[PDB]
Context: bound to proteins that are not shown
Molecule: tracrRNA; CrE2
Organism: Streptococcus pyogenes
RNA sequence: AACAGCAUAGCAAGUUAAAAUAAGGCUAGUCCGUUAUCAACUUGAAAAAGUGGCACCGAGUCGGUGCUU
RNA sequence: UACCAGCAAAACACUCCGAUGUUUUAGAGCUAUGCUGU
DNA sequence: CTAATCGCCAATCGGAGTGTTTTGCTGGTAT
DNA sequence: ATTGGCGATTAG
Repeated sequence: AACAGCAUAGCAAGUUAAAAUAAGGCUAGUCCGUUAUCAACUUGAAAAAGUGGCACCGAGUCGGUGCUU
Repeated sequence: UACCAGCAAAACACUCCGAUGUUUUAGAGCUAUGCUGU
RNA backbone atom coordinates (compact mmCIF):
# COMPACT_ATOMS: atom_id res chain seq x y z
C1' A A 1 0.00 0.00 0.00
C1' A A 2 -4.31 -2.73 -0.51
C1' C A 3 -7.94 -5.32 2.12
C1' A A 4 -11.53 -6.00 6.33
C1' G A 5 -14.21 -4.17 10.68
C1' C A 6 -15.33 -0.01 13.46
C1' A A 7 -16.96 6.02 14.56
C1' U A 8 -18.31 10.73 11.66
C1' A A 9 -20.40 13.63 7.44
C1' G A 10 -23.16 13.79 2.61
C1' C A 11 -26.08 12.04 -1.23
C1' A A 12 -28.84 7.41 -3.68
C1' A A 13 -33.42 3.24 -2.82
C1' G A 14 -37.99 1.47 -0.78
C1' U A 15 -43.99 -1.70 -3.69
C1' U A 16 -41.76 -8.57 -4.58
C1' A A 17 -40.68 -14.03 -3.63
C1' A A 18 -39.41 -19.30 -1.12
C1' A A 19 -40.59 -21.89 4.08
C1' A A 20 -43.33 -22.41 9.03
C1' U A 21 -48.06 -21.42 11.58
C1' A A 22 -49.29 -24.91 18.37
C1' A A 23 -43.40 -28.75 20.06
C1' G A 24 -45.29 -33.74 18.25
C1' G A 25 -47.77 -39.38 18.02
C1' C A 26 -48.73 -44.33 15.97
C1' U A 27 -53.02 -46.39 14.70
C1' A A 28 -49.61 -44.61 8.53
C1' G A 29 -55.18 -42.13 7.19
C1' U A 30 -55.35 -36.30 1.85
C1' C A 31 -56.22 -39.14 9.85
C1' C A 32 -55.32 -37.22 15.65
C1' G A 33 -53.54 -32.87 19.34
C1' U A 34 -56.69 -25.84 23.41
C1' U A 35 -64.59 -28.29 25.30
C1' A A 36 -66.75 -31.25 29.29
C1' U A 37 -64.43 -34.55 34.31
C1' C A 38 -60.56 -34.14 39.25
C1' A A 39 -59.74 -33.00 48.50
C1' A A 40 -56.82 -36.93 51.91
C1' C A 41 -56.19 -42.44 53.23
C1' U A 42 -57.30 -48.44 52.47
C1' U A 43 -58.70 -52.43 48.51
C1' G A 44 -58.90 -52.62 43.56
C1' A A 45 -55.91 -52.38 35.78
C1' A A 46 -59.97 -48.96 35.61
C1' A A 47 -64.84 -48.46 36.75
C1' A A 48 -65.83 -48.95 41.53
C1' A A 49 -66.26 -49.87 47.17
C1' G A 50 -65.17 -48.14 52.18
C1' U A 51 -63.26 -44.57 56.56
C1' G A 52 -65.04 -39.86 61.28
C1' G A 53 -70.28 -40.76 69.04
C1' C A 54 -74.63 -37.55 72.05
C1' A A 55 -76.84 -33.54 75.06
C1' C A 56 -76.07 -28.35 77.86
C1' C A 57 -74.15 -23.12 78.62
C1' G A 58 -71.93 -19.42 75.61
C1' A A 59 -69.66 -16.23 71.11
C1' G A 60 -64.08 -11.81 67.22
C1' U A 61 -63.30 -16.93 62.90
C1' C A 62 -65.18 -21.28 67.66
C1' G A 63 -64.59 -22.05 73.53
C1' G A 64 -65.95 -24.80 78.10
C1' U A 65 -69.26 -28.93 81.14
C1' G A 66 -71.79 -33.94 81.68
C1' C A 67 -71.86 -39.06 79.42
C1' U A 68 -68.82 -43.12 75.83
C1' U A 69 -64.49 -45.97 72.99
C1' U B 1 -98.22 -33.97 30.75
C1' A B 2 -98.26 -34.68 25.93
C1' C B 3 -100.30 -33.72 19.96
C1' C B 4 -101.81 -29.37 15.29
C1' A B 5 -101.03 -23.65 14.37
C1' G B 6 -98.93 -18.72 12.47
C1' C B 7 -94.93 -16.07 13.07
C1' A B 8 -90.82 -13.59 14.58
C1' A B 9 -86.59 -13.90 17.23
C1' A B 10 -82.58 -16.39 20.57
C1' A B 11 -79.15 -20.07 21.99
C1' C B 12 -76.54 -24.57 21.14
C1' A B 13 -73.76 -28.80 18.09
C1' C B 14 -71.12 -30.28 13.30
C1' U B 15 -68.94 -29.86 7.97
C1' C B 16 -66.60 -27.00 3.56
C1' C B 17 -63.78 -22.34 1.42
C1' G B 18 -61.32 -16.74 0.91
C1' A B 19 -58.02 -12.34 2.19
C1' U B 20 -54.39 -10.22 5.63
C1' G B 21 -50.86 -10.27 10.04
C1' U B 22 -45.84 -12.11 12.54
C1' U B 23 -40.47 -14.52 12.35
C1' U B 24 -35.20 -15.89 9.11
C1' U B 25 -32.91 -15.72 4.19
C1' A B 26 -32.09 -13.72 -1.31
C1' G B 27 -32.69 -8.98 -4.19
C1' A B 28 -23.73 -6.81 -4.99
C1' G B 29 -25.13 0.18 -1.89
C1' C B 30 -21.28 5.16 -3.31
C1' U B 31 -17.69 9.15 -1.77
C1' A B 32 -14.53 11.75 1.79
C1' U B 33 -11.98 11.49 7.28
C1' G B 34 -9.81 8.85 11.63
C1' C B 35 -8.59 4.14 14.73
C1' U B 36 -7.29 -1.18 14.84
C1' G B 37 -4.40 -4.62 12.27
C1' U B 38 -2.73 -9.50 9.12
C1' DC C 1 -25.26 -6.32 45.63
C1' DT C 2 -28.93 -8.77 44.94
C1' DA C 3 -33.89 -9.00 45.80
C1' DA C 4 -38.09 -5.82 45.49
C1' DT C 5 -40.61 -2.54 42.77
C1' DC C 6 -42.54 0.08 38.31
C1' DG C 7 -44.49 0.06 34.05
C1' DC C 8 -46.10 -2.23 29.84
C1' DC C 9 -48.51 -6.37 27.45
C1' DA C 10 -51.72 -9.67 25.60
C1' DA C 11 -53.88 -12.75 16.56
C1' DT C 12 -58.17 -10.43 13.43
C1' DC C 13 -61.93 -9.75 9.42
C1' DG C 14 -65.57 -12.06 5.60
C1' DG C 15 -68.79 -16.47 3.32
C1' DA C 16 -72.06 -21.25 2.41
C1' DG C 17 -75.06 -25.48 4.36
C1' DT C 18 -77.84 -29.08 8.06
C1' DG C 19 -80.31 -30.33 12.58
C1' DT C 20 -82.49 -29.28 17.78
C1' DT C 21 -84.83 -26.61 22.08
C1' DT C 22 -86.93 -22.15 23.96
C1' DT C 23 -89.56 -17.88 24.57
C1' DG C 24 -93.84 -15.29 23.67
C1' DC C 25 -98.41 -13.48 21.86
C1' DT C 26 -101.76 -17.63 19.20
C1' DG C 27 -105.67 -20.81 19.05
C1' DG C 28 -108.17 -26.24 19.98
C1' DT C 29 -108.72 -30.41 22.85
C1' DA C 30 -108.23 -33.14 25.92
C1' DT C 31 -106.32 -35.48 29.69
C1' DA D 1 -64.75 -7.43 31.83
C1' DT D 2 -58.66 -9.43 34.14
C1' DT D 3 -54.42 -11.21 35.96
C1' DG D 4 -49.79 -13.40 35.70
C1' DG D 5 -44.70 -12.58 32.80
C1' DC D 6 -40.78 -9.89 31.78
C1' DG D 7 -37.09 -6.16 31.47
C1' DA D 8 -34.90 -1.85 33.89
C1' DT D 9 -33.85 0.49 37.67
C1' DT D 10 -33.67 1.15 42.84
C1' DA D 11 -33.37 0.05 48.91
C1' DG D 12 -31.91 -3.11 53.33